[PDB]
Context: bound to proteins that are not shown
């Protein structure tokens, strides 16, 4: 030597493919916080 | 009247009172108590016959270090029994590993 | 023509 797809003599060797996989932040849903007090209907 | 912003409290143990209990126990209310280490130096009070001790107060420190012969560094580290990051799905923008391509450059060949 | 290094784009 695609980390993708596919083939096979299948712990190895071909093919074409440019996406494949993954992170932090945010929105939606979903629960999950007593009380008090700011703003609006 | 709902979003939204700013705050408060939550624990444990004991006592009291109170309401149940199927008497094992539990709830509620009020008080009391606990709820942020250690070491070195200076100093005061307390303590004793003198101390130890106890209670202060001031100062030094990244940790190990309440230690070392000596005292700093390091987290993609260290060693090693030894070490983990937000409740779960759902997609705007940011962005990662490797591989693609488009550009430039610097080398070999030409 | 090949090698290496930067930049950009797809994944986005």
């Nucleotide at each position: 030597c695609a980390u993708u797809c596919u083939c096979u003599c299948a712990u190895a060797g071909g093919g074409a493919u440019a996406a494949c996989g993954g992170u932090g932040u945010g929105g939606c849903c979903u629960u999950c916080u007593a009380c008090c007090u700011g703003u609006u209907a | 009247u709902a979003a939204u912003g700013g705050g408060u409290c939550u624990u444990c143990a004991g006592u009291u009172g109170u309401a149940a209990u199927u008497c094992g126990u539990u709830g509620c209310a009020a008080c009391u108590g606990a709820c942020g280490g250690g070491g070195g130096g200076g100093u005061g009070g307390u303590g004793u016959c003198a101390a130890a001790g106890c209670c202060g107060u001031u100062u030094c420190a990244a940790c190990c270090a309440a230690g070392u012969g000596g005292u700093a560094a390091c987290u993609u580290a260290c060693u090693u029994u030894u070490a983990c990051u937000u409740g779960g799905g759902u997609u705007u923008a940011u962005a990662c590993c490797g591989u693609g391509g488009a550009a430039a450059a610097g080398c070999c060949u030409g | 023509g090949g090698c290496u290094u930067u930049u950009u784009u797809g994944u986005u």